25S rRNA, nucleotides 2993 to 3396 from Saccharomyces cerevisiae: 404 nucleotides with solved positions. The 2023 paper behind the entry is "Molecular basis of eIF5A-dependent CAT tailing in eukaryotic ribosome-associated quality control". Rfam match: Eukaryotic large subunit ribosomal RNA. The literature on the family includes a 2001 paper in Science by Yusupov et al., "Crystal structure of the ribosome at 5.5 A resolution". The structure was determined by electron microscopy at 2.4 angstroms resolution and released in 2023. It comes from the structure "Yeast RQC complex in state with the RING domain of Ltn1 in the IN position".
Context: one part of a larger RNA, bound to proteins that are not shown
């Protein structure tokens, strides 16, 4: 990831996989045992080894956050601010990723094996065994955990009309399409088999009595033009169809029972008419499965994908988000939170000193002077996968496809 009418949500669980492992210490206990030397075990508690699954609050690591500061060489006339040195180097460094180098977590039921037993014959005794049965291993199967059959399944929501009248359901009308194979009926207790079924009776039981099986070779149905058209009798039955009343049925219910009336047939019995020529047989055509197109009668007026966006996701697909005018979204701005370490500029009686001048200072001034001090926990950066927002500015109908 095509196809299961479309699309969306919530699920079930066939099958497949599976996982936890081992030790120490304290106590039991200097106890049981033993002559002494020596010296256990079960239950309980606290930790640890090996393995596995996650996670990043803390600690550590990592640095293109090239975030902040420093330093060298060179270049931009100097200053400020920067470029280059294939990430120039050094210190710190958020976010992310990550480490038994960090932290957390790693379930309990059944059936058994070895073995030890119970009852108990064989074999008048005895025996775990032969029939029956109890307890039992890091075993096995479940609980639990991981996938979810891309041809296993369920529940639920919505389901398009002026893509030129589309979609679904109902009735028949005609076409097409096929058939893993109709040709009277799949005709419903349960349990046992060295036992039952049915009927009947009673004191309702592991009851008494009767009967049956020995196959469905049954039971029901079954006559009519592939089943016609009519007449009567007898009953008040039987059956089909469309309704209609009341129930019951969820394991895959989609079926079973029942009330009432209508209508048709009746071969329960007796009559009347028809059939030929398909020519001496030729399935001699009567079933149900899907779809389309017409009528005329109801019913309802959607989503998905691409594109844009997100980053709890990601090689690409895929996944998770958002987007028709609002506790909408985006871009800036503000605040918080962090990182670095005190910005530029100005001032100073700071400054190892050294020169110049004189009104030769008793802070003499000027000029130079690495650095220091104050404004200044300043300035810079801050989401790119940090938090928050009454501010400012904007955005909000493009494309394709899908029907039972």
């Nucleotide at each position: 990831g095509a196809a299961u009418g479309u699309u969306a949500c919530c699920g079930c669980a066939a099958u497949a996989g599976u996982a936890a492992u081992u030790g120490a210490a304290c106590u039991u206990a200097g106890u049981a045992c033993g002559a002494g030397a020596g010296g256990a075990a079960c239950a309980g508690u606290u930790c640890a080894u090996u393995c596995g699954g996650a996670u990043a609050a803390u600690u550590g690591g990592u640095u293109u956050u090239u975030g902040c500061g420093g330093c060298u060489g060179u270049c931009u006339g100097a200053u400020c601010a920067g470029g280059c040195a294939u990430u120039g180097c050094c210190g710190c460094g958020a976010a992310g990723c990550u480490a038994c180098c960090a932290u957390c977590c790693g379930c309990u039921g059944g059936a058994u094996u070895a073995u030890g037993g119970c009852u108990g014959a064989a074999c008048g005794c005895c025996u775990c065994u032969a029939a029956g049965u109890c307890a039992g291993a890091a075993u096995c199967c479940a609980u639990g955990c991981u996938a979810g059959a891309a041809c296993g399944c369920g529940g639920u929501g919505a389901u398009u009309u002026c893509u030129u009248u589309g979609c679904u359901c109902c009735a028949c009308a005609c076409a097409a399409u096929a058939u893993a194979g109709a040709u009277g009926g799949a005709u419903a207790c349960g349990a046992a088999u060295a036992a039952g079924g049915c009927g009947u009776c009673c004191u309702u039981g592991u009851g008494g009595c009767g009967u049956c099986g020995c196959u469905g070779a049954a039971c029901c149905a079954u006559a009519g033009c592939a089943g016609g058209c009519u007449a009567g009798c007898a009953a008040c039955g039987g059956u089909g169809c469309a309704c209609u009343u009341g129930g019951c049925g969820g394991a895959a219910a989609g079926g079973c029972c029942u009330u009432g009336g209508g209508u048709g047939c009746u071969u329960g019995c007796u009559g009347g008419c028809g059939a030929a020529u398909u020519g001496c047989a030729a399935u001699g055509u009567c079933a149900u499965u899907u779809u389309g197109c017409g009528u005329g009668g109801g019913g309802a007026u959607a989503a998905a994908u691409c594109a844009u966006u997100u980053g709890u996701a990601u090689a690409c697909g895929a996944c998770u988000u958002a987007g028709a005018u609002g506790u909408a979204c985006a871009a800036c701005g503000g605040g918080g939170u962090a990182u670095u370490g005190u910005a530029a500029g100005c001032a100073g009686u700071a400054g190892a000193g050294u020169a110049g001048c004189c009104u030769u200072g008793u802070u003499g001034u000027u000029a130079c002077g690495a650095u220091c001090u104050g404004c200044u926990g300043a300035g810079a950066u801050u989401a790119a996968g940090c938090c928050u927002u009454u501010g400012u500015u904007g955005u909000c109908u493009g494309a394709u496809u899908u029907g039972u």